[PDB]
RNA sequence: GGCAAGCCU
RNA sequence: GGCAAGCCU
Numbered sequence: 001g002g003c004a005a006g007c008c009u
Numbered sequence: 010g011g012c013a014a015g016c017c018u
Base pairs, nucleotide, nucleotide: 001017002016003015006012007011008010
Other pairs, nucleotide, nucleotide, family: 004014tHS005013tHS
């Protein structure tokens, strides 16, 4: 730097 | 739209 279980909206 | 277990880098 990127992705993301899940969560909020 | 935002956050994020965890993962990659």